[PDB]
Context: one part of a larger RNA, bound to proteins that are not shown
RNA sequence: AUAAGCAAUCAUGAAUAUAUUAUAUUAUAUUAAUGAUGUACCUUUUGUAUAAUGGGUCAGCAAGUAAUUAAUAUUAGUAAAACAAUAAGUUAUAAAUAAAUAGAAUAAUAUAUAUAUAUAAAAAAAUAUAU
RNA sequence: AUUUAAUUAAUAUUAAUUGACCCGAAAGCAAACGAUCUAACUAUGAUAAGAUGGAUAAACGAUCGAACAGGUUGAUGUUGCAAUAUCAUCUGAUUAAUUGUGGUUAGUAGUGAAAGACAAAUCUGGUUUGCAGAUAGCUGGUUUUCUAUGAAAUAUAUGUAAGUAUAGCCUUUAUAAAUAAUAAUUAUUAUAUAAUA
RNA sequence: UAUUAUAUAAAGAAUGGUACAGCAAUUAAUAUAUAUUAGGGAACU
RNA sequence: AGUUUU
RNA sequence: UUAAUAAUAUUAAAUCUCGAAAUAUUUAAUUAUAUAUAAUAAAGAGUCAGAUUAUGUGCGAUAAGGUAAAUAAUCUAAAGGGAAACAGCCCAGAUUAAGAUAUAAAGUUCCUAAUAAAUAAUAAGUGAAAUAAAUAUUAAAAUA
RNA sequence: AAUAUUUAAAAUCAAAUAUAUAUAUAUUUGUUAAUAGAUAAUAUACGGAUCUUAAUAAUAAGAAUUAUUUAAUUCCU
RNA sequence: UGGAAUAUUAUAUUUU
RNA sequence: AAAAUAUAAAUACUGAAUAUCUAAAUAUUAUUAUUA
RNA sequence: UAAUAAUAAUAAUAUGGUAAUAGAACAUUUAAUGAUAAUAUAUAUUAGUUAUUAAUUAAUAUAUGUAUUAAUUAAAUAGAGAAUGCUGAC
Numbered sequence: 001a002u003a004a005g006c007a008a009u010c011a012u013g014a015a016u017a018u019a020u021u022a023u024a025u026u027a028u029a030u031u032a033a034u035g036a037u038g039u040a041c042c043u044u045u046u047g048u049a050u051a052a053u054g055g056g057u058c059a060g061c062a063a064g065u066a067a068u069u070a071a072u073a074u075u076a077g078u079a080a081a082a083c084a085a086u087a088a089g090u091u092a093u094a095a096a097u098a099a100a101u102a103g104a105a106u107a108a109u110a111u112a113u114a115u116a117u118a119u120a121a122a123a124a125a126a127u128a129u130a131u
Numbered sequence: 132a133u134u135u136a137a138u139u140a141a142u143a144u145u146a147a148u149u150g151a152c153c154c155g156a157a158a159g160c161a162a163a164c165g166a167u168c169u170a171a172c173u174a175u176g177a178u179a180a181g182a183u184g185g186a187u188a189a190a191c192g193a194u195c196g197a198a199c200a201g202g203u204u205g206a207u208g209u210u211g212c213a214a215u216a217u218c219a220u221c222u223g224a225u226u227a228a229u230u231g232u233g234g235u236u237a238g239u240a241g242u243g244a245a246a247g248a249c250a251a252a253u254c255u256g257g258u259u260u261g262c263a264g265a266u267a268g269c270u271g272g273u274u275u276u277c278u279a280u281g282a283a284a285u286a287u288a289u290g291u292a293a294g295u296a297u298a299g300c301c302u303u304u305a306u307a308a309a310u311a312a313u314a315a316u317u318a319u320u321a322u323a324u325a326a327u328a
Numbered sequence: 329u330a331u332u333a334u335a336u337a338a339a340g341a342a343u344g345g346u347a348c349a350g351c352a353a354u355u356a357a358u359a360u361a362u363a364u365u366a367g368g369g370a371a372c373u
Numbered sequence: 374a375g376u377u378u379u
Numbered sequence: 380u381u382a383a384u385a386a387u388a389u390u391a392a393a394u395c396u397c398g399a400a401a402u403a404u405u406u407a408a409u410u411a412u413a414u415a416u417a418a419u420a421a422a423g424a425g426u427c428a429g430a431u432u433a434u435g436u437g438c439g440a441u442a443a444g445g446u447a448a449a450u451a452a453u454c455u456a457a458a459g460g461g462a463a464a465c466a467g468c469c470c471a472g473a474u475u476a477a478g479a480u481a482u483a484a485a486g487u488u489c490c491u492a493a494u495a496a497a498u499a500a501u502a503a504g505u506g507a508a509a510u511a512a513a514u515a516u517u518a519a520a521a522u523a
Numbered sequence: 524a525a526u527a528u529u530u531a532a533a534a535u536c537a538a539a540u541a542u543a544u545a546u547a548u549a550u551u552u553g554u555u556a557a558u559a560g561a562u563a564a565u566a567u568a569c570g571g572a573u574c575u576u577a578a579u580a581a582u583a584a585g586a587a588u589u590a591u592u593u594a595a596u597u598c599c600u
Numbered sequence: 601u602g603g604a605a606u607a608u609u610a611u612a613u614u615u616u
Numbered sequence: 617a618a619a620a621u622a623u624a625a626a627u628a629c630u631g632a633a634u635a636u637c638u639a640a641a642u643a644u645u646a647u648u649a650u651u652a
Numbered sequence: 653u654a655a656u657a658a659u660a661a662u663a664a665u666a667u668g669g670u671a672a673u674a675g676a677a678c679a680u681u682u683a684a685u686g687a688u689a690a691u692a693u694a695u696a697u698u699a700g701u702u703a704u705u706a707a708u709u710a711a712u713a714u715a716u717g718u719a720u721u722a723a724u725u726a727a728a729u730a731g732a733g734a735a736u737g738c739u740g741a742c
Base pairs, nucleotide, nucleotide: 008037009036010035011034014031015030016029017028018027019026041054043052056742057741058740059739060738061737066149067148068147069146070145071144072143073142074141075140076139077138078137081091082090083089112129113128114127115126117124152272153271155269159262160261161260162259163258164257170236171235172234173233174232175231176230177229178228179226181195182194183193184191199223200222201221204219205218206217207216238254241249242248275677276676277675278674279673280672285298286297287296288295289294299426300425301423302422303421304420305419306418310415311416312412313411314410315409316408317407318406319338320337321336322335323334324333325332326331327330328329342404343403348398349396350395354392355391356390357389358388359387360386362385363384364383365382366381367380368379369378370376372375373374429454430453431452432451433450434449436447437446438445459470460469461468474640475639476638479636480635481634485630486629487628488572489571490570494594495593496592497591498590499589500588506574507573514559515558516557517556518555519530520529521528522527523526536553537552538551539550540549541548542547543546595606596605597604598603599602608625609624610623611622612621613620614619615618616617641667642666643665644664645663646662647661648660649659650658651657652656678731680728681727682726683725684724685723692716693715694714695713696712697711698710699709700708701707702706
C1' cells in the first nucleotide's frame, strides 16, 4: 500500500517521547491523517518554472590590495601663518596677463581702485580689491 | 576696535601609473630539447616458397602465387582486444621491393613521387623554459546583517553602434536680506439690476 | 451717453492652426436640350 | 457663300 | 454635336486652410502646499539593448507577439487582490504584527470567501471573462 | 388584410432637469430578435460541475443566459 | 442622502 | 389553524500586504515627562 | 553643545526596491592595555531567554590549572549555493 507535482509554510486531528511545581482539562519536542497556499537557486536578460547559463554532495581554499602622487570632504593640532628647525623647500599671504620694467579708496561701496583689451584720460567686457 | 583662513596630520572618497578586484584566450618573440615515431638521404648487414612466359642457362619496375609488405570493399567494433584493431575480401610480391643495426638533416623551420603530408598518438609550422599576472571594449565570478534615498535604457559625439565621454535622470552634505517651486483662482466679453458723472 | 458694485451667461488675459469643418485661392473630380469660341457632319438657295 | 441641328 | 473657356450646382488633399475646438504653451498677483518645493555650492554614481498596454501617426497589405518614433501608465526595479493559469491589462504600493471596522478592482448555485429582488427578451445550451463577415430565411415594430 | 419602405428620438411625440414660471425658452433621455452562414488533425473544453421549470404538492425550486435597474414597494424633499 | 406611508417577513401577546 | 395589537429587520454581502482601529520598531518635525 | 545625553509619552509625516549613493552594526583573526578561575574557562549537543547573522541560561560530554578574556583602540589572507572554480573525501 485509492494517490499525482520545488516536497515547504500555515491550519489541524492523532500517536509517541521528555518534563524533582503535569495542581490539569498541563507544557515542549518529534512524526508527509486531513485541509489550504505554494512555478528550486543563481547568472544574463525587454523578459526565464523555463525545455536559456552554471552547480553530483559536503569539507577546506578562492576576489577592490599595496606603493608614489593629485583633488575634495570631516575631525584634530597650529593659525596670518602652517609643515620643518641644519639650512633649503612646499602651501598660504593679490588679482591679473601670452609676456613685459605693471599691481588694489587722490576725500569711501562702487559711481572708487587693480589688472587684461583699448587709451591723452575716462567710458566699455571681464574678474578681483577696499564699508 | 580689527588685516584674511589657511596649513600639517589622521580618516574617508575619487582620480593617474605600476598585474591594480578575481579567473580565462588564440597568439607574438627570445633561447633551448627532440630524426629511439616518421620522411629523405647515407654506411653496413639480412630477406623474398614454388610455378610460368619471353630473341638469354642468366636481361623483365613480365605473369600466377605463399612468406613478407600493403590497406580495395564489406561486416564487427565505436567507455573497442585496439587513441585505427579483428575477420572476410582485395592488391604488390626481383623491385621506383621489404627490412635489421647505426648515422645526417627540424622550429622562418627540415624532409616531402606534393596530401599543407610528416618532423615522438596528428603541425597553414612541434615542444619546453622565459618575457608574463602579454592583451581581452568579451564570458564568467566577487563571501555578513540592518537602516535611508533610489535611476536609466534619451540627446549629442565617437573607425561608433557589446564600448566610452558630456548632458539628461539618481545620491550625499550645506547655503540663504530665500518661496523664486508645484496646483488652482483672478484677468476677458456680454446682459440685467442699483448708484454716481 | 461713461464709471463702479452686484448677479447671471459665455469653453472667458496672451500665443497657436491639429481634430472637426470647409471648397475660398492652389492642386484635383463630376454634371448641364445654359452661353461663347472654333472644328466635323447636314438641309435649301 | 448664307443657315439650322446633332 | 467634338474639345476648350465661362456660368450654375455638387465633391476632396501628408506637404490646401478663408472658419475653428478641447488638450496645450504660458504671465502677473492672490490663495493653498513649508514635517514642502525650486535655485545655488562642494562632492559620488549608475545608465545610453528596453518591453507591453491605450490613443494619434510613418513604413507594412488600415498584416505581425512586426518596424519607426509621439503622449501617458505599468513592468523594468513592485510583493498583495482580480483577469482560470498571466512581467507589461483592471485595482493597489509589503517597517513589524494584530484582525474589530470601512473598503478598491473583481465577485456572491457548488468547486470557492459572499445575494436577494424588479421589468423585459431569448429556447438557440444562443450564451454563461478571448463577441466571425457579406448574404439568406423566419418573425417583430414603425410608417405611409 | 394587401403592397412597399424604414429599423429611426435628427425631426416628431412622450418623459425628466434648469431659467421667467399652471405657460414659454434651453438642455437631457427613449426606436428589433432568432436561426443559418460556422470549418482538421493526442481529448469533451463556459476554468470544471452544471444552468432554460412544473399544476396536483410541499414551513421549500423555477437561469447560474442577454438588456435596463434596485437594495422590500410607493409618494415627498 | 433624509423622513413618511404601504404592505412583507420573523417574533411576542391577546382573542376565536 | 385564523384575526387584532405591537417589537424588530430594512444600514445587501465577499473582498487586498488599501485606509482606520489595535499594539511594536526606526527616522524626522513639534510639544512634554523622568534620570544624570 | 543640561541650549546636552539617555529612556519614556503624545500629534503628525515617512519607512517595496535592480543599477547606484549614503549611514549604522555584528561574527572571525592578529597587536596594544587587562581583573578573574576546575564552584572556572573553551568547544559541541539539546532545550529555554533577549525584537535574536549574535549572545546568554541550564543540563550533558570532552578538554584544559587555563582565556592576548570584558571593554576601547589599531588593523586584516575579516564572512562563499554560485567562476564547465581548485584540493580532499564520499
Background
Solved structure of RNA (21S ribosomal RNA, nucleotides 423 to 1294) from Saccharomyces cerevisiae, 742 nucleotides shown. The sample was in a buffer at pH 7.5. Rfam match: Bacterial large subunit ribosomal RNA. Its family is annotated with ribosome and structural constituent of ribosome in the Gene Ontology. Rfam 15.1 lists 51,934 matches to the family in 10,816 species. The entry also models magnesium, sodium and zinc ions. The entry has 75 different proteins, among them mS29, mL40 and mL67. It comes from the structure "Structure of the yeast mitochondrial ribosome - Class A".